[PDB]
Solved structure of RNA (25S rRNA, nucleotides 453 to 1150) from Paranosema locustae, 621 nucleotides shown. The entry has 71 different proteins, among them uS17, eS4 and eL18. The entry also models magnesium and zinc ions. Keywords: Microsporidia, Pathogen, Ribosome, Hibernation, Genome Compaction. Entry title: Structure of the Paranosema locustae ribosome in complex with Lso2. Released in 2020, the model rests on cryo-EM data to a resolution of 2.9 angstrom. It holds a match to the Rfam family "Archaeal large subunit ribosomal RNA". Its Rfam clan is "LSU clan". A reference for the family is Yusupov et al. (2001), "Crystal structure of the ribosome at 5.5 A resolution", Science. Primary citation: Ehrenbolger et al., Plos Biol. (2020), "Differences in structure and hibernation mechanism highlight diversification of the microsporidian ribosome".
Context: one part of a larger RNA, bound to proteins that are not shown
RNA sequence: CGCCCACUUGUGGGCCCCGUCUUGAAACACGGACCAAGGAGUGCAUGUGCGCAGCGAGUCCGCUCCGCGGCGCAGCGAAGGCCAUCGAGCUGCGCACAUGCGACCCGAUAGGCAGUGAACUACGCCUGGGCAGGGCGAAGCCCGCGGAAACGCAGGUGGAGGCCCCGAGCCGUUCUGACGUGCAAUUCGAUGGCGCGACCUGGGCGUAGCGGCGAAAGACCAAUCGAACUGCCUGGUAGCUGGUUCCCUCCGAAAUGUCCCGCAGGACAGCGGGCGCCCCGCAGGUCUGCCGCGUAGAGCAAUGGCGCGGCGUCCGGC
RNA sequence: GCCGGCGCACCCCCAAACUGCGAAGCGGCAGGGCGCGCGCAGCAGCGUGCGCGCGCACAACUGCGGGCGCCUAGUGGGCCGCCGCUGGUAAGCAGCGCCGGCAAUGAGGACACAACCUCGUGCGCGGGCAAGGGACCCCAGCUGCGCACACAGACGAAGGGCGCGGGCG
RNA sequence: CGCCCGCCCCGAAAAUGGACGGUGCUCAGCGCAGCCCCGACCCCGCGCACGCACAGCGUGGUAGGAGGGCGCGCCGGCGCCGCAGAAGCGCAUGCGUGCGCAUGCGUGGAGGCACCCGCGGCGCAGAUCUUGGU
Numbered sequence: 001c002g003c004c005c006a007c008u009u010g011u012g013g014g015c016c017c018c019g020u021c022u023u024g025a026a027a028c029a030c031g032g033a034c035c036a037a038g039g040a041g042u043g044c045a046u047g048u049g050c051g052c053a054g055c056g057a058g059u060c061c062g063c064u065c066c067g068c069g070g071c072g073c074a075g076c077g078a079a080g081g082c083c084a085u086c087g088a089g090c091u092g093c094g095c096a097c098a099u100g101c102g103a104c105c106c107g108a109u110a111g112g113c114a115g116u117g118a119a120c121u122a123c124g125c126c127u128g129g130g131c132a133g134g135g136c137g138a139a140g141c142c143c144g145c146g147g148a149a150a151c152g153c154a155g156g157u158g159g160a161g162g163c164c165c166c167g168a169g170c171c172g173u174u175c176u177g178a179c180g181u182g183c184a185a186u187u188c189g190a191u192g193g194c195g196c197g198a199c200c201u202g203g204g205c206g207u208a209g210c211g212g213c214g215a216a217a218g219a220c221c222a223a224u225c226g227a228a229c230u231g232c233c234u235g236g237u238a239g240c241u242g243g244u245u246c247c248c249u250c251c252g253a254a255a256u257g258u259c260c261c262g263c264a265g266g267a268c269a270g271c272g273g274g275c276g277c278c279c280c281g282c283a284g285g286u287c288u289g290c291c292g293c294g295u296a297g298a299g300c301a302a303u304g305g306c307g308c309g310g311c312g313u314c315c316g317g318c
Numbered sequence: 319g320c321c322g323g324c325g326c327a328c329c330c331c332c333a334a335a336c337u338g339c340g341a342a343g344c345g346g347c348a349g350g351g352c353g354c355g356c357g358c359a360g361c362a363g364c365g366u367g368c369g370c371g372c373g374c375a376c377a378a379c380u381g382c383g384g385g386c387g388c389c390u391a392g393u394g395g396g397c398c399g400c401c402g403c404u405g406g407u408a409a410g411c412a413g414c415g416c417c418g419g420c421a422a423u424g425a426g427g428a429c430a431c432a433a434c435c436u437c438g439u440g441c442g443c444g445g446g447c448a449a450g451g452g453a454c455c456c457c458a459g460c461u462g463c464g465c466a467c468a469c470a471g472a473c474g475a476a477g478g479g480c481g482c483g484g485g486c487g
Numbered sequence: 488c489g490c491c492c493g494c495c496c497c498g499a500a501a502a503u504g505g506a507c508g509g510u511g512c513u514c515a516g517c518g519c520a521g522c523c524c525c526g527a528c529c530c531c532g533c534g535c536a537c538g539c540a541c542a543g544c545g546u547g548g549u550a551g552g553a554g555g556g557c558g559c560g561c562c563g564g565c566g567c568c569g570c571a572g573a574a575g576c577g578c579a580u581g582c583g584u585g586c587g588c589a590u591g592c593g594u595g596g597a598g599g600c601a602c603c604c605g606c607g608g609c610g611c612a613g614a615u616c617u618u619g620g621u
Base pairs, nucleotide, nucleotide: 002015003014004013005012006011007010017032018031019030020029033621034620035619036618037617038616043101044100045099046098047097048096049095050094051093052092053091054090055089058071059070060069075082076081104243105242107240111233112232113231114230115229116228122207123206124205125204126203127202128201129200130199131197133165134164135163136161140157141156142155144153145152146151169194170193171192174190175189177188178187209225211221212220246556247555248554249553250552251551256269257268258267259266260265270393271392272390273389274388275387276386277385278384279383281382282381283380285379286378287349288348289347290346291345292344293343297339298337299336303333304332305331307329310326311325312324314323315322316321317320318319351374352373353372354371355370356369357368358367359366361365396420397419398418399417401415402414403413404412405411425436426435427434440535441534442533443532444531445530446529450525451524452523453510454509455508459522460521461520462519463518464517465516471512477497478496479495481494482493483492484491485490486489487488536546537545538544539543557610559607560606561605563603564602566600567599568598575594576593577592578591579590580589581588582587
C1' cells in the first nucleotide's frame, strides 16, 4: 500500500480474480460496471429409521351427538389345509431420508387444445385507374419495269410484332460503392435491366395454419415461416448448464466393484458421518512351525525354434 | 575321394503364450484349552459324534480396549510419484500392479511451480533442528588439499582431440 | 607407444532481446576434508483457546455428515423502555475467535427492546439473476 503481518506510518516481508465446472484456474476457461432491495430443499400424502412422549396386551379425543374402525396380543401355505416350542405394541411429536406431486430455484427445442389474422405479401375474381419519344418496317395495296405464262424485281404506301433504343415509373446487375450503435430493424448513390405487359395499381371479394398460396426459392402468408400469431394445457420434461444466502466447533471421504439401450446418468457394494448396544480380547506387525506360488535368475533336459563344425561297417550323386 | 541328405554325439543362439531347477518376495493356517470318567445314538462295527461330570490349566514377541447393529450423505471423469510392467518410433501418449501423494495438504526448501524433498498443520512465546543452504540479491563460512580455461560450468549421441591432470602396460 | 580414470575441447544449427533465478563469478566452477552456522506451523518446553470419558491427550481439510450458537418476521408469555425522544440512519468507541452485540454523539419524530416459548415466505457477492437507481 488494495489487503495481511511487524513496528518508531513507511519501510520490510507475505499476497495474482472472485465465483464455478474441473485431474488441474491468476488463467489466452465461463459469469461478474457499481449499489440498494428481492432472490432458491418448501408444503402435503404415505412410508422407514432414530430420538422423545402417554398408555401398554393393548392402544388411538378431534367422522360423529357416541370408532367393538384400524393396528397389535402368532404365524405358515397359491390353495385345500395347518396353527405355534414364540415375539410389545398402539398413538402422537420432532428430525433425517425415500416416493408422488410445480417438488431447491431458473431454463429448452418440442407436442396439444381452443382461437386470431391476406392492412405486409402470394394467387384468383369483380369494378376502376396508370404507362414519353424515337427506331426497324410484316401482310395487304398502288404504280413502274420485265415476262408467252407462272410470276419476278424496283419505288412508294401501309403500320404488324410477347420487335429495338429509351422517358415517367418500376426493378435490383455490378461497384461486392456509401452506410454498416445508419437517413434506414435493407436505405442512399452511380452503373445496369425493364418500361402497352405472361405488366403495374386503388377498392371490393375469395382462399387461413399439417392450412393457404406459389412462372417453385421451402418462397410468401403483418419487420415472424422447413408449419404464422394469440391464449391455455404449462411452473411441459431435462441423465444437461447456471445459481443455491450465518458463524464457530467435532469428524471427514470417493473418483473403485457388479449390473443397467449402461458409458455426461443410476442402483447395490466399498469408503464418510451420526446414533447406538454388548463385554466376546483385538492387530495392514514380528517370531516359531507346516503347506501354497513358478516371477527374476537358471536351463536346453522334454516341447518349439537357431546355427556351424565333428563323427559315420547309413543313403544318394560324381 | 568329394558333394548333398540322414543319423549320432558334442556345441551354439534362444523362448510372453518352453521347463529336470528356482529365489527375493508373498499367501493360508497354528501358537490353546486339555486330561479323565460316565451316559446317549436308529450312525458305525467295534468307532465316531453328542450330552454330562470331575480334575488340570493360561499358553512366543510387541502394541493396544474391542465386538456388533441401525440410519444416512457424498462418490462412482481422477491425476501424479516410486518400483514393476503392456501397447507404441515416441509422447506432458495410452492402459495396468503395489505403495505413497495430489485431489482435499497448508508451511519450509526447490527462482516461480497440484504432486518432488523435508514435513504436517489451533493462537502465541522460547529453544533445537529438517529438507535445503551459507559471494551480493538473501538469513547463514571459515580453515586446509586438489583439479579445470571452454563467453566453460549452464540439455545431449555415435565418433574424435601430442589440451591438462593422475594411473597401467 | 597403447590403454585406463578425472576435467576440458570438437561433434553442438532457429527464428522478439534474455536468462546457472539475477548480479556476477575463472578458489561463486569441478572434487574432498575439518570445524561451524543459517533455516518450517517439524520436534521440545511453556501459556491460552477449543474438543475429549478431561492429574492428561488432541488440534489441516474439499464433497459430506453432526453439534452448539448468532441473526430475521411474527406468536404465547415474562421483565422493561419511549415526546425529558422509539425504531431507523450516520460517525465513533468498546465487547467479541466469529456470527454479531452494547454504548456515545448527531439525525430522526412514534414506537421499541431483552429473554423464554411457538410458528416460518428466516440470513446472499455471484444465477448473460429480477427490479430500481447510479